[PDB]
RNA sequence: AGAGGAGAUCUUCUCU
RNA sequence: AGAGGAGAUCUUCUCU
Numbered sequence: 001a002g003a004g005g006a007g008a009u010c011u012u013c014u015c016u
Numbered sequence: 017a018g019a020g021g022a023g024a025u026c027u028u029c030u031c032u
Base pairs, nucleotide, nucleotide: 001032002031003030004029006027007026008025009024010023011022013020014019015018016017
C1' cells in the first nucleotide's frame, strides 16, 4: 500500500 | 436523536 475484520469523528439521503 | 443506505478522514489488528 491492497484487502478482510473492528472502532471514532464528520458528511449526504430516507424512514421513525 | 435512533435506525437503514452510502461516502470521506483517522485509528487498532491480521493476511498479502